Context: one part of a larger RNA, bound to proteins that are not shown
């Protein structure tokens, strides 16, 4: 310093995408043709995350009596601008709202003592559990990392007022209001008559309603059943209200009175030339490749037409983190509609991405209904080898409701009757 | 016991074939609300099995159409069987 | 009423595969390392 | 500490981080 190590402890890999982040990248089409333009910074392709992601605390506007991190809604506005200035394209500031939040590193300062961090093995407290298990809580040791830089401060002192944290034992946890989960209870006719296979119908006699939502029950039910209005209990967490008494350190902080010190501020970066893309951006809006390559706060950058010499205003690039207001053709659950009604509606109301087709990538249908009840699905007899038919025989309210079972149109065909009939 | 020519075309009545029409609907479709990932502690997908008699779909995994535990609580049933009494 | 059945679902159990991860794959083919598990006390 | 059973069970990819181990080079 590198290789090595089935050394001890750990991480990445694949699936899914509606909303989100990065790259790559067309043509159809329009211009009444077509090459710049448009389609489009889109489709297809390749990567990466979360319940949201991304953005974000000014190298920002403005030119006013000035505002003040990001996001989104209303408007600015089809406006300023771009364009074979043709077809076409197209932002920003101010104004009114939703929400509302601010911070860290690097660089200054700390050397009579790296203050910092991690692994492994020990111990010491109180609560919650039936158990499993979990939460809280100081103090050690050995070993290692680190001065090729961890941690503290946020210029450093002095002066007064005030605020914050930490230790003990004797007590104190009541009452109430709102959000949540799961249960219990929950009024009033199964009265006459008609017709019916059967009342939930009609007539008539009563009634309940903080309940006349919906479903079920042999035909339309507020009083036949489940539930519905309402109310009681229960679990979740969060607001008020109810008591803290005595004593004992140690360290922090804000402002004020005075003293002395003006330190630091992100480099092969910013910028310029040149080439290609992209933008509303025009003697170039952002990005990228190559060449050249800064200054030090009096410096650097912006102020929408290319230069030189100047004034003024605003800000402080080249490191980082961060809720809310926004989105959701995906997955899962819940609710609803002047929507469709089996050739409609999803391809699929049925053992549907199924049967079947293609070597493969892929393609992809048809098909719902007996009856209130089969816990009524057709017993018996005769003919026939059998299928099947018939009945003096049989279920039902009904079988011309018999399982190819509600209703049962037209095209097409059978039977009986009545008519017409010298190449439509 | 007897009488209608045959074919073709027209009208009515009763039938055959077919599945239109009306009625029905444990299905679709759109909107609104709420929540949101899974995987080496082996996922999504694939295959093979499991019942007394058992093909599909549905459910499960050598404990295999279901074990234990907790809440209800008498039957499940095509036969055979299993259930507090 | 831990029993027949329904619901809930926290314990136990969960074949061969698949990122598939010992080497392979129209193979139930072939390695190296530790023998491994259970009962009573 | 005694008994019993079974050819049955587990581990071994690649890349990477922290710790450790010795060897090798300077």
């Nucleotide at each position: 310093u590198g290789a090595u190590g089935u050394u001890a402890g750990g991480a990445g890999g694949g699936c899914a995408a509606a909303u989100c982040c990065g790259c790559c990248g067309a043509a159809u089409u329009u211009a009444a043709g077509c090459a710049u333009a448009u389609a489009a910074u889109u489709a297809a392709g390749c990567g990466g995350a979360a319940g949201a992601a991304a953005a974000g605390a000014a190298a920002a506007u403005a030119a006013c009596u000035a505002u003040g991190a990001u996001u989104c809604c209303u408007u600015u506005a089809g406006u300023a601008a771009c364009g074979g200035c043709g077809a076409g394209u197209g932002a920003a500031c101010a104004a009114g709202g939703a929400c509302c939040a601010g911070c860290u590193c690097a660089a200054a300062c700390g050397g009579u003592u790296a203050a910092u961090c991690c692994u492994u093995c020990g111990u010491u407290u109180g609560g919650u559990g039936c158990a499993a298990a979990c939460c809280u809580u100081u103090c050690g040791a050995c070993g290692g990392a680190a001065u090729u830089g961890u941690c503290g401060u946020u210029g450093a002192a002095u002066u007064a007022u005030u605020c914050c944290a930490u230790g003990a034992a004797u007590g104190c946890c009541u009452u109430u209001a709102a959000u949540u989960u799961g249960a219990g209870c929950a009024a009033a006719g199964u009265g006459a008559g008609c017709a019916g296979g059967a009342a939930u119908g009609c007539u008539u006699c009563c009634c309940c309603a903080u309940a006349g939502a919906g479903g079920g029950u042999g035909a339309a039910a507020g009083g036949c059943c489940c539930a519905u209005a309402g109310u009681u209990c229960u679990u979740u967490u969060u607001a008020a209200u109810u008591u803290a008494u005595u004593c004992a350190u140690u360290g922090g902080a804000a402002u004020u009175u005075u003293u002395c010190a003006u330190g630091u501020c992100g480099a092969g970066u910013c910028g310029u030339g040149u080439u290609c893309u992209u933008u509303g951006a025009g003697a170039u809006u952002g990005g990228a490749g190559c060449a050249c390559u800064a200054a030090u706060a009096c410096g650097u950058g912006u102020g929408a037409u290319a230069c030189a010499u100047u004034u003024c205003a605003c800000a402080u690039a080249a490191a980082g983190c961060u809720a809310a207001a926004u989105a959701u053709a995906u997955g899962u659950a819940g609710g609803a509609g002047a929507c469709c009604g089996a050739u409609a509606g999803c391809a699929a109301a049925c053992a549907a991405g199924u049967a079947c087709c293609g070597u493969g990538a892929g393609g992809g249908a048809a098909a719902g209904a007996u009856g209130a009840a089969a816990u009524a699905g057709u017993a018996c007899u005769c003919a026939g080898g059998a299928a099947u038919g018939a009945g003096c025989a049989a279920u039902u309210a009904a079988a011309u409701a018999g399982u190819a079972c509600c209703u049962g149109a037209a095209a097409u065909c059978g039977u009986u009757a009545a008519g017409a009939u010298g190449g439509a | 016991a007897g009488c209608a020519c045959a074919g073709u075309c027209u009208u009515a009545a009763c039938g055959a074939u077919g599945g239109a029409u009306g009625u029905c609907u444990u299905g679709g479709u759109u909107c609104c609300u709420a929540c949101a990932g899974c995987g080496a502690u082996g996922a999504a997908g694939g295959c093979c099995g499991c019942a007394g008699c058992a093909a599909a779909a549905u459910g499960c995994g050598a404990u295999a159409c279901g074990c234990a535990a907790u809440g209800a609580a008498a039957a499940u049933u095509g036969c055979a069987g299993u259930g507090a009494c | 009423u831990g029993a027949a059945u329904c619901a809930u679902c926290a314990g136990a159990a969960u074949g061969c595969u698949g990122a598939a991860u010992g080497u392979a794959a129209a193979c139930u083919a072939c390695a190296c390392c530790a023998a491994u598990u259970c009962c009573c006390u | 500490g005694g008994g019993a059973a079974u050819a049955g069970u587990g581990g071994u990819a690649c890349u990477c981080c922290u710790a450790c181990a010795g060897a090798a080079a300077a």

The RNA (28S ribosomal RNA, nucleotides 9 to 432; 5.8S ribosomal RNA, nucleotides 2 to 158) from Plasmodium falciparum 3D7 has 576 modelled nucleotides. Among the 75 different proteins in the entry, which are not shown, are Small ribosomal subunit protein eS1, 40S ribosomal protein S11 and Large ribosomal subunit protein eL42. It holds a match to the Rfam family "Eukaryotic large subunit ribosomal RNA". The structure was determined by cryo-electron microscopy at 2.45 angstroms resolution and released in 2025. The sample was in a buffer at pH 7.4. The depositors describe the entry as "High-resolution cryo-EM structure of the Plasmodium falciparum 80S ribosome bound to RACK1 and E-tRNA". Primary citation: Go et al., Structure (2025), "Antimalarial drug artemisinin stabilizes PfRACK1 binding to the ribosome".